[PDB]
Context: one part of a larger RNA, bound to proteins that are not shown
Molecule: 28s rRNA, nucleotides 431 to 1311
Organism: Oryctolagus cuniculus
RNA sequence: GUAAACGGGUGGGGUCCGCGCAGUCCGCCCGGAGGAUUCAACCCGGCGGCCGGUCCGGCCGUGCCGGCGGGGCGGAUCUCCCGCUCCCGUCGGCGGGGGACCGCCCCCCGGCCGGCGACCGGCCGCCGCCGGGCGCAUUUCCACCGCGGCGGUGCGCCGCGACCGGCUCCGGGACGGCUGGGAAGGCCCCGGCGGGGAAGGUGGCCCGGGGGCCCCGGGUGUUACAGCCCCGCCCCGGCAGCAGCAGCUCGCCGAAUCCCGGGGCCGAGGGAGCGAGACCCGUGCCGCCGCGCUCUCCCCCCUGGGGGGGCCGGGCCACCCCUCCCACGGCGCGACCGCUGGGGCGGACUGUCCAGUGCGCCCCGGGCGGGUCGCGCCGUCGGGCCCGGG
RNA sequence: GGCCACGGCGUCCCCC
RNA sequence: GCGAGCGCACGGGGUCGGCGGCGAUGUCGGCUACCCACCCG
Numbered sequence: 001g002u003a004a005a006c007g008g009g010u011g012g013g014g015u016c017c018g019c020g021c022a023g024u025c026c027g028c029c030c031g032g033a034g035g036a037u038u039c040a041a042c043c044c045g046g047c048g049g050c051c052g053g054u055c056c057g058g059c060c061g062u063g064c065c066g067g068c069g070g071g072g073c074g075g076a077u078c079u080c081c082c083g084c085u086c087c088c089g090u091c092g093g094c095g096g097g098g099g100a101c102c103g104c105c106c107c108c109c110g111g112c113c114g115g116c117g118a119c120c121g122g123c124c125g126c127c128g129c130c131g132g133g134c135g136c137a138u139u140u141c142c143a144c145c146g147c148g149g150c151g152g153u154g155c156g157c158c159g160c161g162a163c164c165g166g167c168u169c170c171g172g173g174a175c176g177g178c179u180g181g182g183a184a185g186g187c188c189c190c191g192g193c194g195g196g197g198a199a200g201g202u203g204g205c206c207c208g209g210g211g212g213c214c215c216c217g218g219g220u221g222u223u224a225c226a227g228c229c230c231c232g233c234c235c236c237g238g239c240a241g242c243a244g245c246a247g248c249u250c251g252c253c254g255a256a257u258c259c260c261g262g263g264g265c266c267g268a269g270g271g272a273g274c275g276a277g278a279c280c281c282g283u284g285c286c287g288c289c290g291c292g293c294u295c296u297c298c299c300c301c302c303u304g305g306g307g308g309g310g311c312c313g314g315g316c317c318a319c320c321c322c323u324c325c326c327a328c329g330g331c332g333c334g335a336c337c338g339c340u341g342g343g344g345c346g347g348a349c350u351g352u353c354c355a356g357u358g359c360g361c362c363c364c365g366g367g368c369g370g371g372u373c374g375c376g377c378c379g380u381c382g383g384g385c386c387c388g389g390g
Numbered sequence: 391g392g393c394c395a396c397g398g399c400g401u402c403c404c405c406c
Numbered sequence: 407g408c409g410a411g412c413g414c415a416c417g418g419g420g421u422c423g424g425c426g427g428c429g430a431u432g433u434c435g436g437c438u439a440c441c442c443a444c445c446c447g
Stems, first nucleotide, its partner, number of pairs: 006447008016436003020433002025152005030146003034142003042133009052123001055122003058116004063112005069107007077100008086092001088089001156428005161422003164267011175254004182250002186239003191234007204220008273283001290414006297310007312397002314394004320390003324384003327380011338368003341364006348357004
C1' cells in the first nucleotide's frame, strides 16, 4: 500500500477571531468624608385635564313636530292662454305654454329630543405641570469611599460538593395469608405396647481365598453385634418449629406489606400571592394535603436552652358467661310431590300343554330419589357500627 | 390491654 | 355557619443566605468552517 469521494462521532494540527488575560452590574437603605442657592410650604403669572345635580352661549343630526313661511327637482295626479288641422267672428279635435295638487330637497322662524368621544366657546370649582419670587438648611440634590446590608442579573476559563424532586436499575432486612387448615422431616431408649413382611439379607453358621485377629466373594435365613417397610392402640401418642437462617427439600401470594440503602439520567415553567380594609396601604413562605407548639396545669431527665411523661369523660373489641335474627355446610326427624313389588275388583287379550300379558279403581307394607316447607343438633378468628344482657 | 376523622349546654319526638 | 397566633413539611417541575484553581507573550475560549487520523456506516 485496499481508486477516490461521502454520512455519524471524536481527536490532533493550523488560519483567524474574542481586541480575552485577574473579570458583571442595576435599584433601595446604613455609615464617612465632601460640594451646591437647595427641599417642603406660601405668593404671582401661563398652559393643560376633568367637571357645573340643571351656569350661560353656540354648532350639528343618516331625528322629529309645527309654518297666516320663500325657492329648486320630479310626477303614467288634475285643469286659463297660444300654435295647428278639420267646420258657415262660430262648434267640436291635435301640440305646447300656464295654474292647482302630490312627493322629495334647500333655506328662514318657532318648539322638543340627541350629541359635541370622527363635531366647542366663555365664567365657576377641583387637580396637575411649567416659569418667576420667597424659602436657607437635621431639607433636597450631585460625585467618591466602605471591600457595608437588602433585592434582582450574572460567574473570564476550568472544575467540585451539598440537599430536594421526577424517572429508572439494583441490594439488604423484617411481617403476614392460603394448601391435605401444606407434604415430608427433627427430638422424645427404633417414643411406648403389641402384629406382620421382605431383601439392594445385618449378625450368626457354612463354603471358598487374601492375609496377619482383619478384609473379599458365594450359601442359608427374617434381628441378632445393622437396619428397612408397612398394621392397630396410645389426646391426629407428645414436644419444638413451620412453605424454616440447617441462608436452596419442594409452592402461590400481599388491603393477608412495610422499612432502609446504593448507582445512573434529568431541572422543563417563572406575578400561584398572603394580610389588613373604606378604621387599611403590610409583605414576598403561597394554594391543596399532612402535621407540631402556645394562648390550661403539673411532674421527670441533660447543661436560660434541649429532651419526655402526661391532664377528663364515652363507645367498641379483647377475658368469662347467657342470649337473639340471618347466611352457608353437615347430620337427623316430619309433611307435600315422582318412579318401582304384592292383594282385591272389572274387563280385554295371547299362546299348535291349561298357562301368561297389559289396562281402569281401590288397598297397599313399602323401597328409591331429588324439589318445597317446618323442627332439632353440630361447625363459622361468619354477618347484623362484632344484635343484646351481666 | 388497645383503639378512635369520638368530644357542650337546651329541649320537643324514636326504639333501646 | 367568620378564635387567634407562630412553626415544620415525602405538599400545583432546583436551589445553595456552598466552595476551589488558573491566568500577558504564552496561555484561555471559538459546535460550525481548512487539513489529517481512527471506529462504525